[PDB]
This is an experimental structure of RNA, with 36 nucleotides shown.
The entry also contains 2'-5'-oligoadenylate synthase 1, not shown here.
The depositors describe the entry as "Structural basis for cytosolic double-stranded RNA surveillance by human OAS1".
The 2013 paper behind the entry is "Structural basis for cytosolic double-stranded RNA surveillance by human oligoadenylate synthetase 1".
Context: bound to proteins that are not shown
RNA sequence: GGCUUUUGACCUUUAUGC
RNA sequence: GCAUAAAGGUCAAAAGCC
Numbered sequence: 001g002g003c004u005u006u007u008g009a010c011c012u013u014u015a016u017g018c
Numbered sequence: 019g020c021a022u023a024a025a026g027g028u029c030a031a032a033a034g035c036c
Base pairs, nucleotide, nucleotide: 001036002035003034004033005032006031007030008029009028010027011026012025013024014023015022016021017020018019
Other pairs, nucleotide, nucleotide, family: none
C1' cells in the first nucleotide's frame, strides 16, 4: 500500500418504549 | 431528547490476510 473484518465518533432516517 | 434494533452517509482506530 491493497482486500476484508472488528471497534468507535458524528449526521440523517424507520419501528418501538418513555 | 433518551433508550433498543435496522437503513443511509461522513470520519477514524486497530487487527487478519496479501